[PDB]
Context: one part of a larger RNA, bound to proteins that are not shown
Molecule: 23S rRNA, nucleotides 554 to 1388
Organism: Pyrobaculum calidifontis JCM 11548
RNA sequence: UACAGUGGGGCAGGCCCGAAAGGAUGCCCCCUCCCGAAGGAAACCCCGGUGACGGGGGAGUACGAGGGAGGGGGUCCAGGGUCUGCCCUUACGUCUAGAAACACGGGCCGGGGAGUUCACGGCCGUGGCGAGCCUAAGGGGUUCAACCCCGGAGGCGUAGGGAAACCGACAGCCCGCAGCGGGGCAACCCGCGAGGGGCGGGGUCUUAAAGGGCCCGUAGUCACGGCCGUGAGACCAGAAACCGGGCGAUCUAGCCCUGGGCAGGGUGAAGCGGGGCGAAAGCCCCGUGGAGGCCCGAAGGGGUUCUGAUGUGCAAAUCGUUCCCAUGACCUGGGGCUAGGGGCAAAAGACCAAUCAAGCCCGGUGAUAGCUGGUUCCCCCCGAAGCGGGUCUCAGCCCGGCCUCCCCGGAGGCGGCCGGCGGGGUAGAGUACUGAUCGGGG
RNA sequence: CCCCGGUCAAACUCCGAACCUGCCAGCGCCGUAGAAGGGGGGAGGCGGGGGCGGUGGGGUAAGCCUCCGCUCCGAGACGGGAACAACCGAGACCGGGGUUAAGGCCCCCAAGUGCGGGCUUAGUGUCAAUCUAAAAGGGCGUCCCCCGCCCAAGACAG
RNA sequence: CCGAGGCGGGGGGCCCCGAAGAUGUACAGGGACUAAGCCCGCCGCCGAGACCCCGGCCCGCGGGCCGUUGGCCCGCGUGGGGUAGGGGGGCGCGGCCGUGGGGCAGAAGCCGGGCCGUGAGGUCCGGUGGACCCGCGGCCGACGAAGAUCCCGGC
Numbered sequence: 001u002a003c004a005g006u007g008g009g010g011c012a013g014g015c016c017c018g019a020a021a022g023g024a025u026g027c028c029c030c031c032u033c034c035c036g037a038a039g040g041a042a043a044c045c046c047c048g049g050u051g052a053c054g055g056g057g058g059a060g061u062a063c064g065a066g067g068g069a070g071g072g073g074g075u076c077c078a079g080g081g082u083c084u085g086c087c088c089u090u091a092c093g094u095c096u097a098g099a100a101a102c103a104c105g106g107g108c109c110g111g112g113g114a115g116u117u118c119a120c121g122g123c124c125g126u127g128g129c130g131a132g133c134c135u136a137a138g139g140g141g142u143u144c145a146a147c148c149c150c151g152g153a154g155g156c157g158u159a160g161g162g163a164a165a166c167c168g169a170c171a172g173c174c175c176g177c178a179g180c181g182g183g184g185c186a187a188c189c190c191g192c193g194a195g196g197g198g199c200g201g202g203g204u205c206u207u208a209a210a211g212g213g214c215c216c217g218u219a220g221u222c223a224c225g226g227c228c229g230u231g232a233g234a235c236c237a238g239a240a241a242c243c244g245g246g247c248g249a250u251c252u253a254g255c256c257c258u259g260g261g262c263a264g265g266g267u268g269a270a271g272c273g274g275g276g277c278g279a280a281a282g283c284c285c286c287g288u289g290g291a292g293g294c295c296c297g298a299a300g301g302g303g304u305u306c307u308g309a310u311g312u313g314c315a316a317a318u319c320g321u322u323c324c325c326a327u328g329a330c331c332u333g334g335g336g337c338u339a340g341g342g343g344c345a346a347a348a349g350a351c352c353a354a355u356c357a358a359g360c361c362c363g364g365u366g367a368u369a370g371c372u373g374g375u376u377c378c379c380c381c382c383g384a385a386g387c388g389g390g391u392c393u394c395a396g397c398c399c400g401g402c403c404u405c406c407c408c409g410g411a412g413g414c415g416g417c418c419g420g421c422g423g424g425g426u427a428g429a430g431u432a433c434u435g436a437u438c439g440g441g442g
Numbered sequence: 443c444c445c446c447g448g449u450c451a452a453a454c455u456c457c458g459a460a461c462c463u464g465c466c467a468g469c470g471c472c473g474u475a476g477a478a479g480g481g482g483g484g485a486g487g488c489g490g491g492g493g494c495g496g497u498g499g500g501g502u503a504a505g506c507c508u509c510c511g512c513u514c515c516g517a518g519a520c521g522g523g524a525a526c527a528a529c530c531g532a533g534a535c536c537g538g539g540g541u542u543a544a545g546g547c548c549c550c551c552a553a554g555u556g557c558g559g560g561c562u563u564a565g566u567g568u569c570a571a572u573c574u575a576a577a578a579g580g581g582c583g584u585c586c587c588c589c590g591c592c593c594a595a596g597a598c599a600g
Numbered sequence: 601c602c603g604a605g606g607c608g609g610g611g612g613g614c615c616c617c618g619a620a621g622a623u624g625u626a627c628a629g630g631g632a633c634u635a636a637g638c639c640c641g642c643c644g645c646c647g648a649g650a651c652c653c654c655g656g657c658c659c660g661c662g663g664g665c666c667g668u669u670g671g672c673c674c675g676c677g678u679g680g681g682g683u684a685g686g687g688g689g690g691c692g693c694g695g696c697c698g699u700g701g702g703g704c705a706g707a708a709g710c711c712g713g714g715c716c717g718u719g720a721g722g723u724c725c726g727g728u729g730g731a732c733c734c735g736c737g738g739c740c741g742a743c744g745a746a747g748a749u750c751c752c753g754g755c
Base pairs, nucleotide, nucleotide: 007089008088009087010086011085012084013083014082015081016080017079022077023076026075027074028073029072030071031070032069033068034067035066039063044057045056046055047054048053092105093104094103107755108754109753110752111751112750117232118231119230120229121228122227123226124225125224126223127222128221129220132156133155134154138150139149140148141147160167161166170200172199173198174197175196179192180191181190182189183188201216202215203214204213205212206211235374236373237372238371242364243363244362245361246360247359253338254337255336256335257334258333259332260331261330262328264296265295266294267292271288272287273286274285275284276283277282300325301324302323306320308319309318340356342352343351377690378689379688380687381686382685387400388399389398390397391396402486403484404483405482406481407480408479412472413471414470416469417468419466420465421464422463423462424461428457429455430454434451435450436449438447439446440445441444442443490515491514492513493512494511495510496509498508499507500506520531521530522529535656536655537654538653539652540651541650545646546645547644548631549630550629554643556642557641558640559639560638561637567633568632579617580616581615583614584613585612586611587610588609589608590607591606592605657680658679659677660676661675662674663673664672665671666670691744693741694740695739696738697737698736699735700734701733702732709728710727711726712725713724714723715722716721
Other pairs, nucleotide, nucleotide, family: 018078tHS020725cSS021713tSS026076tSS036065tHS037653cSS038064tHS038539tSS040060tWS040062tHS041061tWH042059tHH043058tHS049051tHS051557cSS052554cSS052556cSS052642tWS060061cHS091106cWW092747tWS095099tWH096098tHS097527tWS099103tHS113745tWS113748tHS114374tWS114745tHH115375cWS116234tWS130219tSS131157tWS131218tWH135153tWH137151tHS142146tHS159168tSS161204tSS161213tSS162164tHS162165tHS169215tWS170217cSS171217tHS172217cWH176195tHS177194tWH178193tHS184187tHS199217tWH207209tHS207210tHS232234tHS239368tWH240367tWH241365cWW248340tWH248353tHS249252tWS249338tWH249343tWS253344tSS262298cWS263297tHS268289tWS268290tSS268291tHS269290tHS270289tHS278279tWS299326tHS303304cHS303322cWS304322cWW305321cWW310315cWS313315tHS314318cWS339342cSS339352tWS340359tHS341358tHS344350cWW345348tWS378719cSS383684tHS384683tWH385487tSS385517tHH386516tHS398488tWH400487tHS404686tSS409478tHS410476tWS410477tHS411473tWS411474tWH411476tHS412477tSS418467cWW425426cHS425458tWS426459tWH427458tHS430432cHS431450tHS431451tWH433454cWS437448cWS475661cSS483686tWS485685cSS486684cSS491528tWS501503tHS501504tHS515527cSS518533tWS518534tHS519533tHS521544tSS523571tWS524628cWS525573tWH525574cWW526572cWW529570cWS531543cSS534681cWS542648tWH544647tHS546553tWS552646cSS555636cWH562564cHS562635tWW564634tWW565566cHS566635tWH577619tHH578618tHS593604tWS595604tWS597603tHS597605tWS599602tWW632636tWS635637cHS682683cHS690720tWS692743cWS703731tWS704731tHS706729tWS706730tWS706731tHS707730tHS707732tSS708729tHS717719tHS746747cHS
């Protein structure tokens, strides 16, 4: 729990549990007292308005989140299961501008299940040593892969420029942050000024030269951890393919060797007799004969129709029915041959063991994938983009814009406004340049 | 060929705004708790979308194609819009109290069956947009405003 | 004759005709309403997470204290939304180097429950079980699943 439409959350309540681990110094009700933020009435009196209502007083009062103190009464409170009432509320994961979507994935539960390692490079955070830093392979010892000691080969740095021959480098001046010094109540002013910035000077290349390029007045190196790049299978899953070497003709295709099978009926070729007509040739009738990739039709073989049954089947191709061939290019057993870029094909690109516009097995191999799917704990800070350019570029990528983190630097900056001094040629206007276009008049 | 009037122009211009933009000074704000500028590491992203505006340009038109600008969604909760990414209001750490915004106040549904005047008789209609509608034209149907003429009581109608 | 207003034009408001569709009612939220419709004005009230206030928390930046791979305190902020992404801190799992412990008077595991923490999670209790396990500091990974027509098993 049979008159009420479902899951989740909050509040209120019903029933049930509430031993321990939580409180019971609790919780709940009442009463009284104190303080009280933002906010804040009413009755009633007065003024206005047709009026809804406004204003002065009552009154910054009564009250008000909450924070304090006490008294009386009760018994569990918190927490939990489930149900009801009221309020709120559009499964999840995913690509996407946009998911509750009639967009796709998961029946459920358990277990498993995805950024790793090395090399090289860039950078960061620390640690050692420092004009130097570190050893590699390896060697000696050990309490024997550890550890102590040796090993400086070599690598990087200490100097650059040039294709190369070749040549081969600073403390001079200014600005100035920090800091220091001076003065001042301070504001600020002044001086020195590491680092930073500018010049000058120097090395070298080019040039006839001037000019211009690169470089110079100090910091590296080794290690540990981290992030990212490139390669390696490289976050995990995924092709159709291609190549190597092997295996297969119990299926099927073709052919070869050697066996087996085909009820019954019908038609009636060549050839051969007789009779009839006839002048000859010949023609006609009847019989006999037993030919044929002949006909009807069982077995056997095949596979047309119902587009029948079946269609998670009796069956990964079957069953019923209706059909086609059925003496032959016929059906069938055993044995044999032909093998993959090859076979075999009365040719449909069929078939070659449920696999064929190129078999199967294992290997190359974790093939590659700008494409699709998946990518697992918590909190905190900041916080985008779909724009421009290039690209065999348009489902990708790179350089800028936009995000973030760190550092240097050191006083200015600008999505707004006012003014001074400038720029502009749009709206409108015009029909004056270039054009279009309707009328009147000379 | 001249003069006057008229109709026009994305690829016409004598004129010419609003407006945008350069420098300087000021205001305002940000900045020594670090402006400008510079170096380094890591990206994501390189499909966008809605409203409004440029008669943007195109198109019969489109929830259409392609530009320009502010804002919002994407990546933004919440109130209103019946529902509803981007319309209106407004930006959310958690709990509580209070007051407002958009919008609403007959019931659903919190707050008015609120106040004065006028109109409609069609259930017309029922407070912007997404969102479900309406034109040319006809009507003294009804309410109202203005103008012209007649009537000086010999107007209109019989 | 009668006796007082009359004829025409232009415009405005609302409404009527113009006005025809396919599942189910005068649709445009429903009831319904003659105002609860429309026009010109007006008064009060309701109503968000906005704004104001109180309490709690966190953050950015700056300052201070502490022998510090870190901790704590103070001040200020018209500080507090956030996908991709970047930056900072913590939880859990298996092992190792140390340190300190628990266990047959009952380890791990498992079922249910209380408490602590914003949270990942920690911890305790009762039951079951039968021998291992944990706190703290450091270090290392074959380290965290709800999903892949995911895999295997069970149902």